Context: bound to proteins that are not shown
Order: sequence, then C1' cells, then structure tokens
RNA sequence: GAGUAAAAUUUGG
RNA sequence: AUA
RNA sequence: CCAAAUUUUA
Repeated sequence: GAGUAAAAUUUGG
Repeated sequence: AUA
Repeated sequence: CCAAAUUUUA
C1' cells in the first nucleotide's frame, strides 16, 4: 500500500 | 437480433 | 441485494 474477476461462510444494516 |  | 470480516480460485 493492496486492483480486476468468481464461489462460499458469518456478522451488520 | 432481443427477450 | 448492499457493505465488514474470512476461506479458496484466476
């Protein structure tokens, strides 16, 4: 300092 | 082609 | 469907 994209879990709204 |  | 965290994947 940590972008793009996919699946899933929990919490919050 | 879209839906 | 929206965000926080977490796992995996490109």
An RNA structure (5' vRNA end - vRNA loop (40-mer); Transcription-like product) with a sequence from Tilapia lake virus, in which 26 nucleotides are resolved. The reconstruction used 103,012 particles. Entry title: Tilapia Lake Virus polymerase in vRNA elongation state with additional mode B promoter (transcriptase conformation). The organism belongs to Tilapinevirus tilapiae, within Viruses. Released in 2024, the model rests on electron microscopy data to a resolution of 2.42 angstroms. The entry also contains Polymerase acidic protein (PA-like), Putative PB1 and RNA-dependent RNA polymerase, not shown here.